Released in 2016, the model rests on X-ray crystallography data to a resolution of 3.43 A. 23S ribosomal RNA, nucleotides 2001 to 2877 from Deinococcus radiodurans R1: 793 nucleotides with solved positions. Crystals were grown by vapor diffusion, hanging drop at pH 7.8. Entry title: The large ribosomal subunit from Deinococcus radiodurans in complex with avilamycin. Rfam match: Bacterial large subunit ribosomal RNA. Ions in the entry include magnesium. The 2016 paper behind the entry is "Avilamycin and evernimicin induce structural changes in rProteins uL16 and CTC that enhance the inhibition of A-site tRNA binding". The organism belongs to Deinococcus radiodurans, within Bacteria. Bound small molecules: Avilamycin (6NO).
Context: one part of a larger RNA, bound to proteins that are not shown
C1' cells in the first nucleotide's frame, strides 16, 4: 500500500489480526473509553559518521584594515659645527 | 696653514611653499590689510615592526558507540591447525646502532661447569691435574644455527671495489632478497683458492625542491657565457614512518545540513559474570548432641527483578524518572486458613511444609523510587506487566535557549556539581473495551410464562463474652476445641430518620428604571442582584442487608487393613480423615446453547 | 405473490424508563397527563381597610396570603381520525389411528 483487520501460546529480523497449533466468534450499527494498530505529525534536535557547514575564540597558520618607523618627493634660505673632495 | 667653488650631516633660525585664525563679506573666493604655526605636520612611493580590529582556513586514523588512555614503520618467538600464508585495543621482547677493525685473507687456538690440591685472595679469584657433544661463546631481541666453527689470538691488509649481471626467491604495484660467471684492476696464500662488509634475520624514507665535486650532452641568429642535463654525493623522529601545503590550535547549550539502527543513551532480545533465591557435604557453636535452630572451607542448580556484556529490530522518532488514576498476574507467602519438627508445659514464639480466596492504614522529611521517623495494625509481602499505564492527568527529577555560585580554561566556553526560570499538540478510522438498538436466523403466524449449557459477582478480619480462671503450670500466668455477641473497612440497595442541595416554591433587602402619581408591583444588578428558609427529586457523612452454614473431591499431613522382606511399614492392591484453596451452594447474566430447548394459550386451512 | 385471521406497528398523551433507539402506562366500552376541586407540605401574617402614634412603625381583620415536582377526586383540554404490516405451514423415516 491494499484489507474479507479476533484470543492465547509459539515461531519469525529478536514484541504477529495476516506464519503454526489451539481457542473464541451470527449480519450491521449509535453513544462512549483510550490498551494495541511499535497509532498521527516533523526524512531524531541526543549519539556517531561526512577529509559537509556556519557563529565564536586565542601566545594555531596566513594575509590584512589600521598604526608606528627609516629613506625619497612636495621641500626653500642663512648662521654654527664637525666629515671631506675638487683650485 | 688659509682663501674658497662647496657636497652632505646635526642643532639653531628665518620665510616666499604649505597649514591655519580674526576682519563689514557664515562653506568658499579673493587685493587682502593682517595674526599664529611653518620645512615640522599633512600627502604620494617605498623599508621594517605591531596588528583576532578584520579575513580565509587548519585542527589524522585506529577504536566491541565516541571521548580519555594507548597504538601506527622495522626485527624475533607464540597464536599458526607438521607446505607457504593468515586477524584480534591477543600472549612476550627488541630496532632507528655499532664495528678502520667486530672487515679481506692467511695461519694456529677450544669453551661453560664440577671435584681434589694449592699464596693478604674468601661464594666468586689466579695456578695445577681430572671430568668435560657444548651444560659456553657469537656487540645488542629471540629463533634457527654453529666443535672439521661463524666463537678465541696474530701476521699482512683496503673487495666495506669501477663496469655488468646467467637464472631464481618475494610482492597487486612500487620495493625487497640471493646469485654463478665475464672484464679492468687489486689483496692474503707456497698453492687449490677466497674477497664486490659483517652466523644470518632489525639499524629505514618513494618523488619533488635544493647544496657540493665532476662531466663537458643541451643552450633560444652565431661564438661564448648565465641556466639546464647525465655521474657521484649531502639534506626527512616527512616516526600518523606509500610520505596533503613551503607553512595551521580551540569552542558551540544559539547551532544548520547530508546520513546512519553500518553506531551509543530508553525499552525489548540473546547471555547470566555480577545481582536474587534454592540445594549438596557436613567441621564448629548450641553445657551434652553437626542437623531445635545456626552451616567454616568448598560443591551443584534455579530465576531473569540488579549493574553489565553483546549490538539483533527500531535514529523518514518505540517520549526518559517520580507521582496521581486504573488494574491484573507470579509465589521464592507479610496477614489470615491446614500441617510436621522444636532447646514446643500453658501463653507467646522459632523453623520447615501445604496454600494465591480475600486482605495488606493515615501521616512528617525528600522530585525521589528507596529509606528514616510519628501513630496504628491480623498484616502494614515480594516481584512482573516497554523498571505497566503522558493519543489518561501531572511535569517536581533530569538532559534547549536566560541568569548566578564554586570550579576548569589564556579565551570563547566547560561540569552526569549546585541554584532560580522555562509552550506536555479540541474531533478515534480499525482491533480491544463498557453500554444500547437495527437486521436475519431458531421449517406455520402470534401473546405470555420458563429450563439452565455455559459465563460474571462475592470471598477480608479484629475485639469482647461463655466455656473457664477450667486442662496446663512452683508460681505468675493461662488454653485448644465448640458456642455467643459487637465492630472496622469494603460492597449492594434505599431516602423513613439525621443532614446536603433543591437557579424563581415562600419571604426579607439595597440602589436605579418602569407601569401617570400614592399605595401596590415588574425588570436589572449571574449565566438566581443579595439574603433567609425550603417540598418532590437526587444525594452521603444517613439507614437497611451481605461476606457464611451444609456438602463433594483434594494439598501438606495424619491414619486403617497389609505385602514385596516370615519383624517392621500409610502403599506396593484396596480404604478413611484432612485447608481461607477446588467443584457445588448465595447473588446476577444466559438459547445467536446456529447443538438455537421446554410449557400454557390463541388464529386457522383464503385466494389467481 | 395479496384480502385478511390471531396479533402487532404507525401516530398522539405521558413515565419513579431513557443520549437516540429500547422499556412501561394510557388513548373516549377513557382517570394517562394538563387543568380544576379537596387535602398535604413549604413559607410565616398578603392586598385593602381600620385603629394606635408627630413619624419610622405597631395592632386587628389574618393558624393570613401566596404555591414546582406530593396524596386522592372530577370528563373542563388533548389523546380525533385513520393508515401500515401480519399465517396457510418442505422432505425422509419410524411409531400409532381411521
Ligand atoms: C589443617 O591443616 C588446618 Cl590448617 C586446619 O585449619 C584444619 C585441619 C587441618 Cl588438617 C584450617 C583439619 C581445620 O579444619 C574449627 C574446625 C577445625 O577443624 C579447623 O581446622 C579450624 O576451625 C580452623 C567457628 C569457625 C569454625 O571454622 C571453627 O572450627 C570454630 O569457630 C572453632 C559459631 C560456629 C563457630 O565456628 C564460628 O566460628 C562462629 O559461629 C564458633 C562465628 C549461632 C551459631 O551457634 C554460631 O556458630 C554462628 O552460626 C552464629 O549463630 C554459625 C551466627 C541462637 C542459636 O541457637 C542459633 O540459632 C544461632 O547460633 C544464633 O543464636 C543456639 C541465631 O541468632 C543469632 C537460638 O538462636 C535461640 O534459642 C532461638 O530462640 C531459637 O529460636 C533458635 O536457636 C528461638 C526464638 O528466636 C525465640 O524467639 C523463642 O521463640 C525461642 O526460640 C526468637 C534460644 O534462645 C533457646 C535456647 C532458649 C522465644 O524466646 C519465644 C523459644
Nucleotide at each position: 500500500g491494499a484489507a474479507u483487520u479476533g484470543g492465547c501460546u509459539g515461531u519469525a529480523a529478536a514484541g504477529a489480526u495476516g506464519c503454526g497449533g489451539c481457542c473464541u466468534a451470527c449480519c450491521c450499527g449509535u453513544a462512549g473509553c483510550a490498551g494495541g494498530a511499535c497509532g498521527a505529525a516533523a526524512a531524531g534536535a541526543c549519539c556517531c559518521c561526512g577529509u559537509g557547514g556556519a557563529g565564536c575564540u586565542u601566545u594555531a597558520c596566513u594575509a590584512u584594515a589600521g598604526u608606528c618607523u627609516g629613506g625619497c618627493a612636495u621641500u626653500g634660505g642663512g648662521a654654527u659645527u664637525c666629515g671631506g673632495g675638487u683650485u | 696653514g688659509a682663501a674658497a667653488c662647496u657636497u652632505g650631516g646635526a642643532u639653531u633660525u628665518c620665510u616666499a611653499a604649505c597649514c591655519u585664525g580674526a576682519a563689514a563679506a557664515a562653506u568658499c573666493a579673493c587685493u587682502u590689510u593682517c595674526g599664529g604655526g611653518g620645512a615640522c605636520c599633512g600627502u604620494g612611493c617605498u623599508u621594517g615592526g605591531c596588528g583576532g580590529g578584520u579575513a580565509g582556513u587548519u585542527u589524522g586514523a585506529c577504536u566491541g558507540g565516541g571521548g580519555c588512555g594507548g597504538u601506527c614503520g622495522c626485527c624475533u618467538c607464540c597464536c599458526a591447525a607438521a607446505a607457504u600464508g593468515u586477524a584480534a585495543c591477543g600472549g612476550a621482547g627488541g630496532c632507528g646502532c655499532c664495528c678502520a677493525a667486530a672487515g679481506g685473507u692467511c695461519a694456529c687456538c677450544u669453551c661453560a661447569a664440577g671435584a681434589c690440591g694449592g699464596u693478604u685472595g674468601g661464594a666468586a679469584a689466579u695456578c695445577g691435574u681430572c671430568u668435560g657433544u657444548a651444560g659456553a661463546g657469537c656487540g645488542c631481541a629471540a629463533a634457527g644455527g654453529u666443535a672439521g666453527a661463524a666463537g678465541g689470538u696474530g701476521g699482512c691488509u683496503u673487495g666495506a671495489c669501477u663496469g655488468c649481471g646467467a637464472g631464481a626467491c618475494u610482492g597487486a604495484c612500487a620495493c625487497g632478497u640471493c646469485g654463478a660467471g665475464c672484464a679492468g684492476g687489486g689483496a692474503g696464500g707456497a698453492a687449490a683458492c677466497u674477497c664486490g662488509g659483517g652466523c644470518u634475520u632489525a639499524g629505514u624514507g618513494a618523488a619533488c625542491c635544493g647544496g657540493u665535486g665532476g662531466u663537458a650532452c643541451c643552450g633560444u641568429g652565431u661564438g661564448g657565457a648565465a641556466g639546464g642535463g647525465c655521474c657521484a654525493u649531502c639534506g626527512a623522529u616527512c616516526a600518523a614512518c606509500g610520505g596533503a601545503u613551503a607553512a595551521a590550535a580551540g569552542u558551540u547549550a544559539c547551532c544548520c545540513c547530508g546520513g546512519g539502527g553500518a553506531u551509543a543513551a530508553c525499552a525489548g532480545g540473546c547471555u547470566g559474570a555480577u545481582c536474587u533465591c534454592c540445594c549438596c557435604c557436613g567441621a564448629g557453636a548450641g553445657u551434652c548432641c553437626a542437623u531445635a535452630u545456626c552451616g567454616g572451607c568448598g560443591g551443584g542448580g534455579a530465576g531473569g527483578u540488579u549493574u553489565g556484556g553483546c549490538a539483533c529490530c527500531u535514529c523518514g522518532a518505540u517520549g526518559u524518572c517520580g507521582g496521581c488514576u486504573c488494574g491484573u498476574c507470579g509465589c521464592a507467602u507479610c496477614c489470615u486458613g491446614g500441617g510436621g519438627c522444636u532447646g514446643a508445659a500453658g501463653a507467646a514464639g522459632g523453623u520447615c511444609c501445604c496454600a494465591a480466596g480475600g486482605g495488606u492504614u493515615g501521616g512528617g522529611c525528600u522530585g525521589u523510587u528507596c529509606g528514616c521517623c510519628c501513630a496504628u495494625u491480623a498484616a502494614a509481602g515480594c516481584g512482573g506487566c516497554a523498571c505497566g499505564c503522558g493519543a489518561g492527568c501531572u511535569g517536581g527529577g533530569u538532559u534547549c535557549a536566560g541568569a548566578a555560585c564554586g570550579u576548569c580554561g589564556u579565551g570563547a566556553g566547560a561540569c552526569a556539581g549546585u541554584u532560580c526560570g522555562g509552550u506536555c499538540u479540541c474531533u478515534a478510522u480499525c482491533c480491544g473495551c463498557u453500554a444500547c438498538g437495527g437486521g436475519c436466523g431458531c421449517a406455520g403466524g402470534a401473546g405470555a410464562a420458563u429450563u439452565g449449557a455455559g459465563g460474571g459477582g462475592a470471598g477480608u478480619u479484629g475485639c469482647u463474652c461463655c466455656u473457664a480462671g477450667u486442662a496446663c503450670g512452683a508460681g505468675a500466668g493461662g488454653a485448644c476445641c465448640g458456642g455467643a455477641g459487637u465492630g472496622a473497612a469494603c460492597g449492594g440497595a434505599c431516602c423513613g430518620c439525621u443532614g446536603g442541595u433543591c437557579u424563581c416554591c415562600c419571604u426579607g433587602c439595597u440602589g436605579u428604571c418602569g407601569u401617570a402619581c400614592c399605595a401596590a408591583c415588574g425588570g436589572c444588578a449571574c449565566a438566581u442582584g443579595c439574603a433567609g428558609g425550603g417540598u418532590a427529586g437526587c444525594u452521603a457523612u444517613g439507614u437497611c442487608c451481605g461476606g457464611a452454614a451444609c456438602g463433594g473431591a483434594u494439598a501438606a499431613c495424619c491414619g486403617c487393613u497389609g505385602a514385596a522382606a516370615g519383624c517392621a511399614u500409610c502403599u506396593a492392591a484396596g480404604c478413611g480423615g484432612g485447608a481461607a484453596g477446588c467443584c457445588a451452594g448465595c447473588c446476577c447474566c444466559a438459547a445467536g446453547a446456529u447443538g438455537a430447548g421446554u410449557u400454557c394459550u390463541c388464529c386457522c386451512a383464503c385466494u389467481g | 405473490a395479496g384480502g385478511u385471521a390471531a396479533g402487532a406497528c404507525u401516530c398522539c398523551c405521558g413515565g419513579a424508563a431513557g443520549a437516540c433507539c429500547a422499556c412501561c402506562g394510557g388513548g373516549u366500552u377513557a382517570a394517562g397527563a394538563g387543568g380544576c376541586c379537596a387535602g398535604g407540605c413549604g413559607u410565616g401574617c398578603a392586598c385593602g381597610c381600620a385603629u394606635a402614634g408627630c413619624a419610622a412603625u405597631g395592632u386587628g381583620u389574618u393558624c393570613a396570603g401566596c404555591g414546582g415536582a406530593c396524596u386522592g377526586g372530577u370528563g373542563c383540554u388533548c389523546a380525533u381520525c385513520a393508515g401500515u404490516c401480519g399465517a396457510g405451514g418442505u422432505c425422509u423415516u419410524g411409531a400409532c389411528c381411521a